[PDB]
Context: bound to proteins that are not shown
RNA sequence: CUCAAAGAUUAAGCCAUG
RNA sequence: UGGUAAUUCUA
RNA sequence: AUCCAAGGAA
RNA sequence: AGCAGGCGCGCAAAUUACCCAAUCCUAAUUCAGGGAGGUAGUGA
RNA sequence: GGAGGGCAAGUCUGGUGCCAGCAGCCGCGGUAAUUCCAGCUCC
RNA sequence: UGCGGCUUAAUUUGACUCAACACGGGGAAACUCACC
RNA sequence: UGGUGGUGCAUGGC
RNA sequence: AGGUCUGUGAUGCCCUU
RNA sequence: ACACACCGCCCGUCGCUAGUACUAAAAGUCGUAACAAGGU
RNA sequence: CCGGACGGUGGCCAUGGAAGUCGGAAUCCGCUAAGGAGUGUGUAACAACUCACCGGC
RNA sequence: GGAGUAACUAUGACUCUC
RNA sequence: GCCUCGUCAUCUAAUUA
RNA sequence: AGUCAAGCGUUCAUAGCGACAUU
RNA sequence: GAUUGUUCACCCACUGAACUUAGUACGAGAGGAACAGUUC
RNA sequence: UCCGUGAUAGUUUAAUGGUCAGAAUGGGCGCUUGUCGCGUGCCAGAUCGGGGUUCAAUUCCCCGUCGCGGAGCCA
Numbered sequence: 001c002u003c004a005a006a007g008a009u010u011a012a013g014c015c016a017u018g
Numbered sequence: 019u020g021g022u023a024a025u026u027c028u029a
Numbered sequence: 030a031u032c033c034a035a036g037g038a039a
Numbered sequence: 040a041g042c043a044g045g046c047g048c049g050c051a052a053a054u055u056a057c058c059c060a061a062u063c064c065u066a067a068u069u070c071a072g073g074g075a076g077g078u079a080g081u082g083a
Numbered sequence: 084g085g086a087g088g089g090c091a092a093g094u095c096u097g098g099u100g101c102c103a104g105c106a107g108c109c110g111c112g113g114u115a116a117u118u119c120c121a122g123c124u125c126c
Numbered sequence: 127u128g129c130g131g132c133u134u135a136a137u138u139u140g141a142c143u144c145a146a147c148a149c150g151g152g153g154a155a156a157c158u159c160a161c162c
Numbered sequence: 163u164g165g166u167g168g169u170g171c172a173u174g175g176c
Numbered sequence: 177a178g179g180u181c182u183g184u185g186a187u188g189c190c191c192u193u
Numbered sequence: 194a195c196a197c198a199c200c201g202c203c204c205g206u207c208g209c210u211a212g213u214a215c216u217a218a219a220a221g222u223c224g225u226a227a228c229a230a231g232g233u
Numbered sequence: 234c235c236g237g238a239c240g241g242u243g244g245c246c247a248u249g250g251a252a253g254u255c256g257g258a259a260u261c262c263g264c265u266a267a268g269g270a271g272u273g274u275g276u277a278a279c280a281a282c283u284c285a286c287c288g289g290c
Numbered sequence: 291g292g293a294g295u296a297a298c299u300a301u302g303a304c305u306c307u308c
Numbered sequence: 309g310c311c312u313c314g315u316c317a318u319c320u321a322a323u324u325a
Numbered sequence: 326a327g328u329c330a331a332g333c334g335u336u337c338a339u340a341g342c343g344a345c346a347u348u
Numbered sequence: 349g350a351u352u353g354u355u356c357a358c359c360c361a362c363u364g365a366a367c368u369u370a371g372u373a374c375g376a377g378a379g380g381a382a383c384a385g386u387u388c
Numbered sequence: 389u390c391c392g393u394g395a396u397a398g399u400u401u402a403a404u405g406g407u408c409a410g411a412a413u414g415g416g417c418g419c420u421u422g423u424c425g426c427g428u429g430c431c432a433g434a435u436c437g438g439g440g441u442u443c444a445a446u447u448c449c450c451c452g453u454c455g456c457g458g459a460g461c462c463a
Base pairs, nucleotide, nucleotide: 006081007048013046014045015044017043018042019029020028021027031038032037054079056078057077058076062075063073064072065071084126085125086124087109095122096121097120098119104111105110140149164192165191167190168189169188172187173186175180176179204224234289235288236287237286239263240262241261245257246256269284273282274281293305294304326348328346332342333341349359351357364388365387366386367385368384374379389459390458391457392456393455394454395453398413399412400411401410415431416430417429419427436452437451438450439449440448
C1' cells in the first nucleotide's frame, strides 16, 4: 500500500436509550 | 361536545 | 418483566 | 438471535456515526420508503 | 525472538552458586555456567 | 616406639585394609620446626 | 616477590 | 579419581602482606 | 534383569503424606522375597 | 461553734518522680501563747483541704 | 500378661516376657 | 458397650429417639 | 446464711467480693 | 415443643411487652433513660 | 469404698533357710566382616518409698504410693 474478519464458541444469558 | 394516571386510549 | 392518581396499561 | 450501544460471561471479538450515490428491493403511472445495502470510524 | 544440541549461532565479559531461574522435549544450574542474570557481539 | 584418643596456650603435620600404624619420621633438648 | 597456608579432586613428576 | 603441592628454584588456580 | 557395576538391581505389608486403601509423591521402619543355579 | 496551723527544710537514704501524708529507720532544732521531720483528704510530682494543738467565744 | 522401639509428635511393622 | 447422652455425619427450627 | 479482716478489687480491706479460723 | 419413664438434664422458640416520651435528657463518643398518654 | 493381690539393673521377670540376689533382653566392650549388622568372647544393681524388731533383714512386721482383680442386693 491496496484487500477488511470481526462478541458463534462462554450464556438461543439479560438488556437503558436512539 | 368530552373524559381520562397514562398508551399511536378513545366515547 | 415495566408505568401505575391502587383504578388499571403495556 | 435486526444497527448501534450496555451488563454479564469468559481465552476470546468495534461506533450510540453518514447516506440513499451504487445494488437493488418494497407501495401506486412518484421517485416515497429501507440501519436490506453502501461510506466512513475502530481494527499488522 | 534466539545464540548448548534437535535448530543456526565455537558465543565471549561481569553477577550468581542445585538459592534465584532457564528449559516444548534432551537437559541446564554444587565460583572459574557454551542453557539462569545482564552487557557486547552475533543468528 | 609408633597410630589413635585424650589432655594442652602448643601437643605441627602426611599417611586406614594387604597397599597407613621401624611408616615420612629417623632423633626429636635448641636448630631440626612447620605448633604454642 | 616468599610461603611448611589451600586444593592428589587442577595437575607433572613419582 | 588410590598416595605424594609437607622432597624440588616442578607448576594451574585460591589465599596470604 | 548387573552397566559410577552385587556396597549392584529391587518387591509388598505396616508408618507418613498426596491423587483420594488400588496407585503415586517424599518422608519412615520391618523382613531380604524375586534378582547370578539369589545360596530353596 | 470559729482565728490562728509557723521558720531550719522540700530532714536522710532509698530517688524513675516521692518536698510530711505508697517506702526503709531516725523524732530533732527554733519559734513563740501552740504549732507532729507530719493525723486523714494527696495534682505525677508543692500546692490546695484537712487534724493535733494553741487560742476568740 | 507387661514393657521397649520414633533418620517427626503420635501410633507401633519389629524385639522381648508368663 | 462399662464410662455413654460414645465421636462424625444424617433426619429436626430442636433429637438421652 | 454469719462473725474476724489477711487478701482480691491497678489508688482503697467491706462498692462488689473475701483466706485463714470461728457461730 | 423436640430427646428420654424420667425427677433432672439439654437444646428450639416466646415473652410483661409495644408505641410515641426519644435517639432526647447524660456522655469525648460508645450508648442510652423515665414519669404522662395509647394498644395489646 | 471394702476385702483380696502384687512391685528386684535400661526393661520383663526368677529366688531365699534370717547371715548367701539372678536370669533373659537391652546397653556398653572388642573380634568378625568391604562396611554396618547377626554371630563369637568380655562387662556393670541403694531388690517401690517408709519406719521397726534382731547378733545379722533382699528375706520378718507395720503404713503409703501405684497398678490389679472381685464384690456391689430390697429402693